[PDB]
């Protein structure tokens, strides 16, 4: 100075990193924001006022209101409620001489055991507890003290005829007691007897017709009654039916009306039923159209703006949806860098840049 080989890969050079992120394209099951007509109906409607007031203070002429004229009220609350505003907090704010919450069914001393605290563990100190106790400050009484049947009494009724060593009433105690609580209310402890007479209920009795709207036709049934009196001789309160009670009633029934209409309407050629209406027909009962929009208006109802069914309003009555949320498809990168051939190449070729390699006068 050159030829080669390869730098995801090899297939026929025929793919999406399945999936993130970004860019396109699809469907609509969704309505006022993926989108608006308000013609189907909804009626006095689409529609406004300069505005000032909680007994007491301020107030966006008002988050409370006004179909036009000012009125009944709310909020910050500062004082009683309310977060009250008042310092624990309230009272009395400011200060407090103001409230601002105890209890063992009392309390003094002592006994032992625990407890609080201490100790590395216990003890001992000191604090509490007495949830135990000798005794007591002590209260009804007791063996003190004058009387004693008042009163308890087998199941409510019997004072009592029967049991009460103490059961009752005022005036004083001479004590060593005891019933009593450092909290026993529930669970369980005084007994036997003539006999239910005083007195309604116990006792087939019957009254408002028995829940009928006199009442009657078949019909269930009744509160106190003859004896008899808290206990000896017993018991039940329970269906209502229908008729001319023509009581009430519907009714065939003309219509301006005493009413109804064209958004509510006052005019209309057109015309309606609830009590009632001119008279027959029936009686727990044959039997009436049980319906409606047209044209004038006042209006913005009921005080500044316009009418004879849509301006108010919707939701499933229709289109919506010029636009934004969900489920799908594709491309972009991640295969050294640029060109050419093909419908399309990283995978074919040719260029730039890298890694290996074989080639290098001769006598």
């Nucleotide at each position: 100075g050159g030829g080669g080989c390869u730098g995801a890969u090899u297939c026929u050079g025929g793919a999406u990193u399945c999936g993130a992120c970004g860019g396109g394209a699809u469907u609509u099951g969704c309505g006022a924001a993926a989108c608006c007509c308000a013609a189907g109906g909804u009626g006095c409607a689409u529609g406004c006022c300069g505005a000032g007031g909680g007994g007491c203070g301020g107030u966006u002429g008002g988050c409370c209101u006004c179909g036009u004229a000012a009125a009944a009220a709310g909020c910050c609350g500062c004082a009683a409620a309310a977060a009250a505003u008042a310092g624990u907090c309230g009272c009395a704010a400011a200060c407090g001489a103001c409230g601002a919450a105890a209890a063992c069914u009392a309390c003094g001393c002592u006994u032992u055991a625990g407890c609080a605290g201490c100790u590395u563990a216990a003890u001992a100190a000191c604090c509490u507890g007495c949830u135990u106790a000798g005794a007591g400050c002590c209260c009804u009484c007791u063996c003190u003290c004058c009387c004693u049947a008042g009163c308890c009494u087998c199941c409510g009724c019997u004072c009592u005829u029967a049991g009460g060593a103490c059961g009752g009433g005022g005036a004083u105690c001479a004590a060593g007691a005891g019933a009593g609580g450092u909290c026993a209310a529930a669970c369980c402890c005084a007994a036997a007897a003539g006999a239910g007479a005083u007195c309604g209920c116990g006792u087939g009795g019957a009254a408002g017709c028995c829940c009928u709207g006199c009442c009657u036709g078949g019909g269930g049934u009744u509160g106190a009654a003859g004896c008899g009196u808290u206990a000896a001789a017993a018991c039940u309160u329970a269906a209502u039916c229908a008729g001319g009670c023509u009581a009430g009633u519907u009714u065939g029934u003309u219509a301006g009306u005493g009413g109804c209409g064209u958004g509510u309407c006052c005019g209309u050629c057109c015309g309606c039923a609830g009590c009632u209406g001119g008279c027959a027909a029936g009686c727990g009962a044959a039997u009436g159209u049980a319906a409606a929009g047209a044209c004038u208006g006042a209006c913005u109802a009921a005080g500044c703006a316009u009418g004879u069914a849509g301006u108010a309003c919707c939701g499933a009555g229709g289109a919506u949806g010029u636009a934004g949320g969900a489920a799908u498809u594709u491309c972009g990168g991640a295969c050294g860098c640029g060109g050419g051939u093909u419908c399309a190449a990283c995978u074919c070729c040719c260029g730039c840049c890298a890694g290996c390699u074989c080639c290098a006068c001769c006598a």

Source information
The depositors describe the entry as "Structure of accomodated trans-translation complex on E. Coli stalled ribosome". The RNA (transfer-messenger RNA (tmRNA)) from Escherichia coli has 363 modelled nucleotides. The sample was in a buffer at pH 7.5. Ions in the entry include magnesium and zinc. It holds a match to the Rfam family "transfer-messenger RNA". From the family's description: Bacterial tmRNA, also known as 10Sa RNA or SsrA, is named for its dual tRNA and mRNA-like properties. Its role is to liberate the mRNA from a stalled ribosome. To accomplish this part of the tmRNA is used as a reading frame that ends in a translation stop signal. The broken mRNA is replaced in the ribosome by the tmRNA and translation of the tmRNA leads to addition of a proteolysis tag to the incomplete protein enabling recognition by a protease. The family's RNA type in Rfam is non-coding RNA gene. Rfam links the family to the GO term RNA catabolic process. For this family Rfam cites "tmRDB (tmRNA database)" (Zwieb et al., Nucleic Acids Res, 2003). The entry has 52 different proteins, among them 50S ribosomal protein L28, 50S ribosomal protein L20 and 50S ribosomal protein L18. Method: cryo-electron microscopy, resolution 3.08 angstrom. The entry became public in 2021.